Shown are 601 nucleotides from a PDB entry: RNA (18S, nucleotides 954 to 1577) from Trichomonas vaginalis. The reconstruction used 57,162 particles. Lineage of the source: Eukaryota > Metamonada > Trichomonadida > Trichomonadidae > Trichomonas. The work is reported in "Cryo-EM structures of the 80S ribosomes from human parasites Trichomonas vaginalis and Toxoplasma gondii" (Li et al., Cell Res., 2017). The PDB entry is titled "Small subunit of Trichomonas vaginalis ribosome". It holds a match to the Rfam family "Eukaryotic small subunit ribosomal RNA". Gene Ontology terms of the family: ribosome and structural constituent of ribosome. Rfam 15.1 lists 75,755 matches to the family in 2,556 species. The entry has 33 different proteins, among them 40S ribosomal protein S6, 40S ribosomal protein SA and 40S ribosomal protein S21. Method: electron microscopy, resolution 3.35 angstroms. The entry became public in 2017.
Context: one part of a larger RNA, bound to proteins that are not shown
């Protein structure tokens, strides 16, 4: 000089207060850990990760697993 | 190093086979765009956001922020900016 | 020492002056009236149809006349100016 | 004085209403999976981490949490008109 | 009874 | 790319392709609300999950994707401790595009339509800004820190043992060796 | 004029006691550091959530608590 205090004094906002409707309960539909798997590609974690990556993937997308091809082997 | 006496390439039926000119019996169509060794180019949704750039979130869209010449202080430093 | 959202203004004052940001400004929403529009909006009036069946509703029209409704351009509008209280 | 609260008017009255842009200073917050932004590491031993076809995943569930939907009805659902 | 979009 | 009209099917769908390079022509007579009428307080005409066939479209592909039929008809009587957003065309309700897109919205972004109770205030809760004020904190209170008990390693202290060893001085007892005094008398 | 012999004084030497110094064994006690992110609390830095902090005296697993009397290195220069 800062941050910090269950220190004091100014100020403020949905922070409360009045009050409105929901969420937490049911189903279902997405995301995410966990456990599964040949493979369940993959980031990100209070607020400021989690209908976020404009990621509503049927092939391509596509990282990930199983087979099978290609040569974009310039030029010295 | 090899090859104009064919470097390399393209494929009808059937077999192997998920499906085949990927391979294999066949044997036709093409023509230097090149083989072998050296050389690294390049490509990559491989690895490091704690090597980086751009971009965007937040601290925090809150009232802040700090220079020129003066003044105070040995001095971080304040003063302006109450 | 007060006032605003606001380092926003007042004013005090070893501090004077210049910045940035806030505030201006850009964008739309709301109201206005100029300015154009009868083949990209609509109205009002005349035709011609249909019903109704003494005047009322529809639909149509390069036809006449526009701009209230549609459409976008330039400019006007509101500043604590106005009046009471507080400070 | 700087302003303030209320009122007339007035299309609107106290930034008229809503948005945009938004200082300096920094989190080793995010992205090398946006990129012909990139530095270094390694992969090019091609039975490749290039690239491409055919099939399969990312949609697998004893369960825990985050956003959403639809409901538990008679202020309501049918069915018909408008 | 609606507004705001898009569309060789 | 939207996709006019008018045939065809319960229905989804299906054939024909008018108009429009767009304020012309098209998606497009939106939903809640409003009027007649049916139900009756029940897990019931609430609720639509989950299964069983059938009819189809979009694709090379329907095997985990939409619609549409007709049978299935479940949980859930308002939802605990907790906790979210909201001050005027807002909150809730209430449909419609668009974005992704062949197909597929319970999802973003955007539009309108019906439209409230309740605040006009404090700083309790949770957190900002400036000001004085305290600080052992700077990685900045998710900071720093004090003391026992536990583990292991090092040093010195206490400590029964009148422990042990080395070395110097006290105070003795035994006391070699010589000097000096006294005796002695091999030798001269 | 040698030994031997008594007695006298310096006495080395070894025996012992007594201290007394420097080193050095002790099972076991209680202490200090020193290191590993143990363990059980949270005393102390803010009004550290009871204002510390100095002298006693008593308790208590630790820190620490109470009592009486002081200081302001107080959170008061009124």
């Nucleotide at each position: 000089u800062g941050a910090c205090g269950g220190a004091a004094g100014g100020g403020c906002a949905c922070a409360c207060c009045a009050g409105g409707g929901g969420u937490g309960g049911a189903g279902c539909c997405u995301g995410u850990g966990g456990c599964u798997u040949a493979a369940u590609u993959u980031g990100a974690a209070u607020c400021a990760a989690c209908a976020c990556g404009g990621g509503g993937a049927a092939a391509c997308u596509a990282c990930c697993c199983a087979g099978g091809a290609c040569c974009a082997g310039a030029u010295g | 190093u090899u090859u104009a006496u064919g470097a390399c390439u393209g494929a009808c039926a059937g077999g192997c086979u998920u499906c085949g000119g990927g391979u294999c019996u066949u044997u036709c169509a093409g023509g230097a765009u090149a083989u072998u060794g050296u050389u690294u180019u390049u490509g990559g949704u491989g690895g490091u956001g704690c090597a980086u750039g751009g971009c965007c979130g937040u601290u925090g869209g809150u009232g802040g922020u700090g220079c020129g010449u003066g003044g105070g202080u040995u001095g971080a430093c304040c003063u302006g900016u109450c | 020492c007060g006032u605003u959202g606001a380092u926003u203004c007042a004013g005090c004052u070893a501090a004077c002056g210049a910045g940035c940001g806030a505030g201006a400004u850009u964008a739309u929403c709301g109201c206005c009236a100029a300015u154009u529009a009868u083949u990209u909006a609509c109205u009002u009036u005349g035709c011609c149809g249909a019903a109704g069946u003494c005047c009322u509703u529809c639909g149509g029209u390069u036809a006449a006349a526009g701009u209230u409704c549609u459409a976008a351009u330039u400019g006007g509008g509101a500043c604590u100016c106005c009046c009471u209280g507080c400070g | 004085u700087a302003g303030c609260a209320g009122g007339u008017g007035g299309a609107a009255g106290a930034g008229g209403g809503u948005a945009g842009c938004a200082a300096u200073a920094a989190c080793a917050g995010g992205u090398c999976c946006g990129u012909g932004a990139u530095g270094c590491c390694c992969u090019u031993u091609a039975g490749a981490u290039g690239c491409u076809c055919u099939g399969g995943g990312c949609u697998g569930c004893a369960c825990g949490c985050g956003u959403g939907c639809u409901a538990c009805a008679a202020u309501g659902u049918u069915a018909g008109g408008a | 009874c609606a507004a705001u979009a898009g569309g060789a | 790319g939207c996709g006019a009209g008018c045939c065809u099917g319960a229905g989804a769908g299906g054939g024909u392709g008018c108009g429009c390079u767009a304020c012309u022509c098209u998606u497009a007579u939106a939903a809640u609300c409003c009027c007649u009428a049916a139900c009756g307080u029940a897990g019931u005409u609430g609720g639509g999950a989950u299964u069983g066939a059938c009819g189809u479209u979009u694709g090379u592909a329907a095997u985990c994707a939409g619609c549409g039929u007709c049978a299935u008809g479940a949980a859930c009587c308002a939802g605990g401790a907790a906790u979210c957003c909201c001050u005027u065309g807002u909150a809730a309700a209430u449909g419609u595009g668009u974005g992704u897109c062949a197909a597929c919205a319970a999802c973003g972004c955007a539009c309108g339509u019906u439209g409230a109770a309740u605040a006009c205030g404090u700083c309790c809760c949770u957190g900002c800004c400036c000001u004085u004020u305290g600080u052992a904190c700077a990685c900045a209170c998710c900071g720093c820190c004090c003391g026992u008990c536990g583990c292991u390693c090092c040093u010195a202290c206490c400590g029964a043992u009148u422990g042990g060893a080395u070395g110097a001085c006290u105070c003795g007892g035994u006391g070699a060796a010589a000097u000096c005094a006294c005796c002695g008398g091999a030798u001269g | 004029g040698a030994a031997a012999g008594u007695g006298a004084u310096u006495a080395a030497a070894u025996c012992a006691c007594g201290u007394u110094a420097u080193c050095u064994a002790g099972a076991g006690g209680a202490a200090g550091g020193a290191g590993a992110a143990g363990u059980c609390g949270u005393a102390a830095c803010a009004a550290g959530g009871u204002a510390a902090c100095g002298g006693u005296a008593g308790g208590u697993g630790a820190a620490c608590c109470u009592g009486c009397c002081g200081u302001u290195g107080g959170a008061u220069c009124a």